[PDB]
Context: bound to proteins that are not shown
RNA sequence: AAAACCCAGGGAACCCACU
DNA sequence: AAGCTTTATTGAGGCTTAAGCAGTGGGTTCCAGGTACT
DNA sequence: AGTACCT
DNA sequence: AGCTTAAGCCTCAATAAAGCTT
Numbered sequence: 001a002a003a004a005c006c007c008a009g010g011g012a013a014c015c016c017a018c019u
Numbered sequence: 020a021a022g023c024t025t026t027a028t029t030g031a032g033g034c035t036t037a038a039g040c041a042g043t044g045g046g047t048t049c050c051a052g053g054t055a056c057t
Numbered sequence: 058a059g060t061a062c063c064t
Numbered sequence: 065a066g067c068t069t070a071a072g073c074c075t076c077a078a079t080a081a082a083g084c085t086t
Stems, first nucleotide, its partner, number of pairs: 010050008020086001023083017051064001057058001
């Protein structure tokens, strides 16, 4: 305590697909 | 002293090294470990 | 053994 | 896996200064 969640705060690497 | 010789000398040919290398979604795994101290 | 601190 | 290209680096031949030379 407008608890207006007016609705993610994670990033990195790898692999696999489609054009 | 004009010329020859030497000696730096200075610009001109050959070797390594970064640095780039088409567009969007879906899943998986991993990110501290090792000592230390109660 | 459980967890906070150091690398 | 290779490429390419500039780029720094290494070496080599003309050349004028320096000093001998006759």
Shown are 86 nucleotides from a PDB entry: RNA, together with DNA. Entry title: Structural insights into human co-transcriptional capping - structure 1. Method: electron microscopy, resolution 3.6 angstroms. The entry became public in 2023. Keywords: rna polymerase II, capping, TRANSCRIPTION. The 2023 paper behind the entry is "Structural insights into human co-transcriptional capping".